Primary citation: Barandun et al., Nat Microbiol (2019), "Evolutionary compaction and adaptation visualized by the structure of the dormant microsporidian ribosome". Shown are 394 nucleotides from a PDB entry: RNA (23S rRNA, nucleotides 4 to 411) from Vairimorpha necatrix. The sample was in a buffer at pH 7.5. Among the 75 different proteins in the entry, which are not shown, are uL4, uS8 and uL13. Entry title: Evolutionary compaction and adaptation visualized by the structure of the dormant microsporidian ribosome. It holds a match to the Rfam family "Eukaryotic large subunit ribosomal RNA". Its Rfam clan is "LSU clan". Taxonomically the source falls in Vairimorpha (Eukaryota, Opisthokonta, Microsporidia, Apansporoblastina).
Context: one part of a larger RNA, bound to proteins that are not shown
RNA sequence: UACCCACACAUGGGAUCAAUAGGAUACCAUAACGAUGAAGGUCGUAAUAGAAUACGAAAGU
RNA sequence: AUUUACCUAAUUAAUAUAUU
RNA sequence: AAUGUAUUGAUAACCCUUUGAACUUAAGCAUAUCAUUAAAAGGAGGAAAAGAAACUAACUAGGAUUUCUUUAGUAGCAGCGAGUGAACAAGAAAUAACCCUCCAUUGUAAUCCUUAAUUGGAGUUGUAAAUGGUUUAUUCUAUUAAUUAU
RNA sequence: UAUAGAGAAUAU
RNA sequence: AUUCGUUAUUAAUAGAAUAGAAUAAUGUACUUGAGUAGAGCUGCUUGGUAGUGCAGUUUGAAUAAAGGUAGAAUGAAAUAUCUAAGGUUAAAUAUAAUGGUAUACCGAUAGAAAAUAAGUACUGCGAAGGAACUUGUGAAAAUGUGUGGAG
Numbered sequence: 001u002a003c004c005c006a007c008a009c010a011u012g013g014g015a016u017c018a019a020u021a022g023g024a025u026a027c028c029a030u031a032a033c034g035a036u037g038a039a040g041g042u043c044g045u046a047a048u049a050g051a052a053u054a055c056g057a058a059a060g061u
Numbered sequence: 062a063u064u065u066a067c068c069u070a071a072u073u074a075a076u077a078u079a080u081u
Numbered sequence: 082a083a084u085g086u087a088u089u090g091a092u093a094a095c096c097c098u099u100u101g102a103a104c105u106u107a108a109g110c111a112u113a114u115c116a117u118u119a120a121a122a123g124g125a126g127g128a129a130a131a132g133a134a135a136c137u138a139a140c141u142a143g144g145a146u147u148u149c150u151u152u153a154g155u156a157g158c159a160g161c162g163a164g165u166g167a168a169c170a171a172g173a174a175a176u177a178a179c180c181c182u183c184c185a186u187u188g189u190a191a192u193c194c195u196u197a198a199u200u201g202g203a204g205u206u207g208u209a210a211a212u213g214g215u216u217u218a219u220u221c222u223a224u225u226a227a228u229u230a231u
Numbered sequence: 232u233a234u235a236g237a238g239a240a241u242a243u
Numbered sequence: 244a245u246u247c248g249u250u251a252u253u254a255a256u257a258g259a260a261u262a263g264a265a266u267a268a269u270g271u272a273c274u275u276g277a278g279u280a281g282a283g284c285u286g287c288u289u290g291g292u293a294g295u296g297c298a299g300u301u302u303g304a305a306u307a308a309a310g311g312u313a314g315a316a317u318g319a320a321a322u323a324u325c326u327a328a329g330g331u332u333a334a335a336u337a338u339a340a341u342g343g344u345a346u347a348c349c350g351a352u353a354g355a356a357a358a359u360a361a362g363u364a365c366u367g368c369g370a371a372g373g374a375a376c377u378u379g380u381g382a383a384a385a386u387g388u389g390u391g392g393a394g
Base pairs, nucleotide, nucleotide: 003394004392005391006390007389008388009387010386017379018378019377022349023348024346025345026344027343028342029341031338033090040068041067042066043056044055045054075088077086078085079084080083081082095126096124097123098122099121106113110160136143137142147174148173149172150171157165158164178331179330180329181276191208192203193202194201215264216263217262218261219260220259221258222257223256224255225254226253227252228251238247239246241244281302282301283300284299285298286297287296309326310325311324312323313322365372366371
C1' cells in the first nucleotide's frame, strides 16, 4: 500500500405519498351523404416559418 | 355570406327510356 | 346524329336475401354436435321485416301483426350415446282497417302527358285523378340574445 | 340575504 | 369578500299538433286471381316422428250442386270449422357513427395503442406491423471523501 468493519458528509437512479384541461361503463336525444360533383388523397397560401393546426390563386382566420 | 387549385363513381363515359 | 330524364361511389351497429366452413365435444372415430354460426357477396330505412285466417280447438268455446312473463329444459328428436328442443290456453304493453281484377248512367272518352297555344300526341286490344291554404287563438320541441338577491 | 348552502376561480 | 353561475323569468328564429271563422268542392259502380293446387322419382331443412316447410324434372285438375284442414300409415264414413294461388298499412320493438347527463370504476409499468407536435417516430418489395415521454418530493441496487479499529 491492498483486503474487512463502524460513523459522518457528497454522487447515481426515479420507487413511495399528494394533485389531473385524460380514459372506462350505463342511460337519454338525434339517426342529417353523393353528377347542384361525396368520402379520401397530392400540391400550394404566414411581413420575418420548421412540426402541429386552419384554409384554396377571393388561400394561417 | 361568398369563393372552393389537381386527381378521385370521375363522366365529351357506360346500361336503359322519351322527343326530334 | 343531337337534347332532356333516372342509376353508378362511402358504411364496419341494428334489418332483408344468396353462399357457407373447420378447430372443438363424444375421454378414439366415420352418422351426430359446434351451426340455420364466423368469413364472403347483393339491397334499403330512421327503423326494417310481418299483417286482416283455404286459423286454434272439442269448450257453456275463442278471433289480423309485433313484444314481455309463463307453459319448459316439458311433449319430442338422436351410433335413443354425447347432446339438443317447440306450440295452444292464461296474465299484460299497443291497437285500424282497406284497395284493384266484370257490362261504372253507350242521350256520345265523360280520361292522360306536353305546349304561352286541341300545340303535338297517347288511348276502344278500355283510359276515368273532388279542392281552398286566408286569418285568429292555444300547446310542444330545437337554436340564439337579455335581467337576476347578499 | 335566501323560489339562490350544486359547483368553480383569487386573497388567507 | 368579491365574481361567474345555480335558482327563477322574457325575447327572437325555425318546425310540429289542436280548435274557430271565411274562401273552394259532392251523379251512376252486382268484378274474386291456371302451367296455378295436387301426384311419381330426386336432393336440402325442421322437435314434426312414413312432408313441418321448400326446390329441380316428368305430368297436370274443379269453379259455392265446388275446394281445403282437423299432431301414427292407406282406403272409407259421420261431426265440426274455414275459403288459397293479385296490392297498401300507423303504434307497442332493435342498435352505431354524432352530441349530452350521471357514477361505491382507474389515478401515469394503472386507464384506450395515445394526459395527444399518436395511428406520430420507425420497419417490411407488398398484404401489413407499430412504441417512449406530466408536476412537486427523491427509497433500494451501485459508488466517492474523511476519521477510528483488527490481522